[PDB]
RNA sequence: AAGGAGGUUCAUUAAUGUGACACGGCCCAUCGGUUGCAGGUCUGCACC
Numbered sequence: 001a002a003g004g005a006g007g008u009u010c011a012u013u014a015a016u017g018u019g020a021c022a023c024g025g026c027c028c029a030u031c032g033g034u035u036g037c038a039g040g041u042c043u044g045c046a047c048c
Base pairs, nucleotide, nucleotide: 035046036045037044038043039042
C1' cells in the first nucleotide's frame, strides 16, 4: 500500500396437534346489426 492474515465477541431443557374436502376455471357477442347504400352474403362507408 489501510492495510500484511489471522485472531477476538456465535446459542441447558420444551413433546403433541383426530378423519375427508376445499375456495372454482373455463372461447370472448370474435369490434355491431329494431337505421341507410351496394352486390346473394362479406362486411366497406354513412348514421352510430